[PDB]
Context: one part of a larger RNA, bound to proteins that are not shown
RNA sequence: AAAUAAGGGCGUAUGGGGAAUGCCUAGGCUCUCAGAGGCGAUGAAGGACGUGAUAAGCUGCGAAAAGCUGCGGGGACUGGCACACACAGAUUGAUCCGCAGAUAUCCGAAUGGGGCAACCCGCUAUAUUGAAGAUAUAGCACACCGAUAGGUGGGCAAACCCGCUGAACUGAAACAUCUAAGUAGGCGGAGGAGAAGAAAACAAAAGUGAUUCCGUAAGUAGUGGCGAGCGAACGCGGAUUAGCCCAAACCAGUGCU
RNA sequence: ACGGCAGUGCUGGGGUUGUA
RNA sequence: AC
RNA sequence: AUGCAGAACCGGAAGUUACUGGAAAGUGACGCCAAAGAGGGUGAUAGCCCCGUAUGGGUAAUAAAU
RNA sequence: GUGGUAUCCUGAGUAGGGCGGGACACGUGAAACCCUGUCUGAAUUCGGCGGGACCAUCCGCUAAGGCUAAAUACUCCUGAGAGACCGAUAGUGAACCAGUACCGUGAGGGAAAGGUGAAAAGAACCGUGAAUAACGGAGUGAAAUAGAUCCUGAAACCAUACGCUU
Numbered sequence: 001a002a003a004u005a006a007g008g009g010c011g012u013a014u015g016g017g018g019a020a021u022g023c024c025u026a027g028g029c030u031c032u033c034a035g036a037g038g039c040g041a042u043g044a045a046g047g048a049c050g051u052g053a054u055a056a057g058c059u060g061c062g063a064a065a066a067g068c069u070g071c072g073g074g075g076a077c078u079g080g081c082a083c084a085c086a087c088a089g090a091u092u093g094a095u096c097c098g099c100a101g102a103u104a105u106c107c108g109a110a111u112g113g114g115g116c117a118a119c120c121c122g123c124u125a126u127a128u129u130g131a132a133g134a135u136a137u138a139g140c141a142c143a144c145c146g147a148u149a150g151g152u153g154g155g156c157a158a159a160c161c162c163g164c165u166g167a168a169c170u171g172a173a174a175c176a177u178c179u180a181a182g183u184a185g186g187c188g189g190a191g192g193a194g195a196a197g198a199a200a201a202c203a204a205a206a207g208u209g210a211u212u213c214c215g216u217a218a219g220u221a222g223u224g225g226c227g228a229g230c231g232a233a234c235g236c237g238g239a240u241u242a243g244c245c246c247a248a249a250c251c252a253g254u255g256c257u
Numbered sequence: 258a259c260g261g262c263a264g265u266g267c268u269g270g271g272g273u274u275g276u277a
Numbered sequence: 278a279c
Numbered sequence: 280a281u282g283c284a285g286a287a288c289c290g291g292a293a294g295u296u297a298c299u300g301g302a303a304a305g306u307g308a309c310g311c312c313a314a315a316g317a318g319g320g321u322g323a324u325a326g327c328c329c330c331g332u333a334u335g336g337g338u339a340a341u342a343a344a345u
Numbered sequence: 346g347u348g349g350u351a352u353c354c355u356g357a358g359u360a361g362g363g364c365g366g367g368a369c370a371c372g373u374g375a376a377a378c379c380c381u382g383u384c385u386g387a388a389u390u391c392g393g394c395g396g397g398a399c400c401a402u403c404c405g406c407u408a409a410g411g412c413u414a415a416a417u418a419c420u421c422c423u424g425a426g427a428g429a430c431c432g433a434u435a436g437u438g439a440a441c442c443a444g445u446a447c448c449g450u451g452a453g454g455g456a457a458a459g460g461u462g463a464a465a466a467g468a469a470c471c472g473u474g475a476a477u478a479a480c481g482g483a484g485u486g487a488a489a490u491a492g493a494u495c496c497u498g499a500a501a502c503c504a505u506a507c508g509c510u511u
Base pairs, nucleotide, nucleotide: 007511008510009509010508011507012506013505014504015503016502022496023460024459027431028430029428030427031426032425033424034423035422036420037419038156039155046107047106048105049062050061051060057081058080068101069100070099071098072097073096077089078088079087112121113120114119122140123139124138125137126136127135142153143152144151145150160191162188163187164186165185171178175225201208202207212239213238214237215236216235222230223229243412244411245410246356250270251269252268253267254266256264257263275390277355278352279349280345281344288336289335294309295308296307297306298305310327311326312316318330319329320328361385362384363383364382365381366380367379371397392407393406394405395404396403447454448453467495470482471481472480473479
């Protein structure tokens, strides 16, 4: 400039909104094979507080504090996530990896006493003005045994296994016997497994010869308000194979009555 | 009673089964 | 065991 | 007492070109390795670009048969 | 080591039994076998126990002492490797400063939250604007309608223009 029905309806296009879908992975799930199955008073698991040239967090490490030492590997970059302005180290061989060592604050079984975890307060020996206020190092809990110098155990933590205790919902279409179930839960101990294990055993006229596990036997015998339900054993086929030590009678030394 | 023995301890040996 |  | 196994570790084959394309590992052509064509990364899909993989060596403590 | 007459030793408050229970597939049943809270209580090898009440005969074993690997169960872990397993409301509660933020006095409960681009090369500089709020340019890129609410990005939902009606 145009249009105009104040506004509404329908169709197309372009926007905001949102996070679905598509693609991908940093993470998870179920397992197979071979190992291992513990840490701790030489102070555990778990934390608090600190540590950087720069440092808010995370990671690593403890006042020797993003690190120290030794032996091997390695050969150009390095000072964690983390970059930037920088500053340094390093072929005399750094950084990094494997193994073996040192340091390892405070709380925590916490173990010198106490306590409201990360705190407070001590005794004995030494040294520091040593003397009041205080400091630096070492030793100071309990139970057992060792006769005595000293050793053993406190606590934590997945599952398997053992022992002591031990429910109810549920099912029986109600419910009390029964089941659920010796399950869930609680307590204590040990090991890579544990338990069991060597016949006062089975079997049946023939025989086998420790225990454990797998398949049948078998849903059989049986048990049961003979209801719900529960449920072997013998024998057979396999994995593995392993058997031994005391008490007593008796003989010696030796202590007591 | 002026030989020791008996009982209960310790160490060593012995000994461990069902045709016993 | 003896 | 002497060798095997036992930590990091050592070494480990083979592809050029034209087109499209931001970028080749893609397409076409012509080659090679393979006891290695399991896998991952690289500006798109790679046996021959890189890390690797098969085969082979070397290891401290511990060890193994005699 | 081999034979042998007699004698001695082979696990005592133990095995059994009464009373009350438990485990055995077995709920007291004809109830054997195993353990005992209480009481009672045997013999030593011509002895003792078992063969599912019990008795006789046969058969088997030898209690009241102990140890023992393998085959068996599991994963707080370790090394290697798989999946007609998931792909961000899925898969562990947790792919990301997760047993965190939040809730409770406490025991305890318990989330949401991935993607720019090949490489930050993450927009120097200019203009409007009070403004380092935002935008329009200019450079980077293959892409900026890939600009950090960043891969593609739908639906609900909120608006503008045009064509036909009211």
Solved structure of RNA from Flavobacterium johnsoniae, 511 nucleotides shown. The depositors describe the entry as "70S ribosome Flavobacterium johnsoniae". The entry has 50 different proteins, among them 50S ribosomal protein L14, 30S ribosomal protein S6 and 30S ribosomal protein S3. The work is reported in "Structural basis of sequestration of the anti-Shine-Dalgarno sequence in the Bacteroidetes ribosome" (Jha et al., Nucleic Acids Res., 2021). Rfam match: Bacterial large subunit ribosomal RNA. The entry is indexed under Translation Initiation, Protein synthesis, bS21, RIBOSOME. The reconstruction used 705,543 particles.